[PDB]
Background: The RNA, together with DNA, has 110 modelled nucleotides. Method: electron microscopy, resolution 2.94 A. The entry became public in 2023.
Context: bound to proteins that are not shown
RNA sequence: ACUUCAUCUACUG
DNA sequence: CATGGTCCGTAGGCACGTCTGCTCGGCTCCCAGTAGATGAAGTTGATGAAGAAG
DNA sequence: CTTCTTCATCAACT
DNA sequence: GAGCCGAGCAGACGTGCCTACGGACCATG
Numbered sequence: 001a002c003u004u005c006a007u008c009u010a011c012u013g
Numbered sequence: 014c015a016t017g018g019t020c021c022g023t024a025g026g027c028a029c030g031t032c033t034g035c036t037c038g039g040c041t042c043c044c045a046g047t048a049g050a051t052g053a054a055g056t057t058g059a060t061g062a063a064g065a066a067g
Numbered sequence: 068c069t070t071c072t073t074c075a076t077c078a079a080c081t
Numbered sequence: 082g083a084g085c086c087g088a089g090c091a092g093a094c095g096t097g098c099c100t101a102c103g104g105a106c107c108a109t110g
Stems, first nucleotide, its partner, number of pairs: 005052004010047004014110003018106012031093003035089003039085003054081011067068001
Other pairs, nucleotide, nucleotide, family: 009048cWW030094tWW034090cWW038086cWW041084cWS042082cWW065070cWW066069cWW
């Protein structure tokens, strides 16, 4: 020596 | 003795606070995990560049 | 050659 | 969607206290 947050929806027990 | 007048006290009215019942905001609503797909701004104002233009 | 007009593009703003 | 909890208006209701009408007394003319 190394990649962001919200929001939905869909699933798993 | 006879009424009157004044004061005391039972009822009535007002108030005072208190309690007591209805109505109205504010809070909570399981644990873990896995994917994907979307959306984080569009409208106005200013400045600059260009061309023709004159 | 230089002024004026137009268009467009880039940055606040609601 | 409960569902249970505060906060509170409004209300209202009773109870208590204070004012007033009427009787009793004392006091006089």
The entry also models zinc and magnesium ions. Among the 15 different proteins in the entry, which are not shown, are General transcription factor IIF subunit 2, DNA-directed RNA polymerase II subunit RPB11-a and Alpha-amanitin.